[PDB]
């Protein structure tokens, strides 16, 4: 550095339960090139 999977806080909709966001928003980390 390419590709992927993961959604923790934030952020964003939502009375709420949750949903949404993927390398960040944070110097995340991993798998495989």
């Nucleotide at each position: 550095g390419g590709c992927g999977a993961u959604a923790c806080c934030a952020g964003c909709c939502g009375a709420a339960a949750g949903g949404c966001c993927c390398u960040u928003g944070g110097c995340a980390g991993c798998g495989c090139c």

Shown are 33 nucleotides from a PDB entry: RNA. The structure was determined by X-ray crystallography at 1.44 A resolution and released in 2022. Menichelli et al. published it in Proc.Natl.Acad.Sci.USA in 2022: "Discovery of small molecules that target a tertiary-structured RNA". It is bound to 6-methoxy-7-[3-(piperidin-1-yl)propoxy]quinazolin-4-ol (QAX). Crystallisation conditions: sodium cacodylate, PEG 8000, 2-methyl-2,4-pentanediol.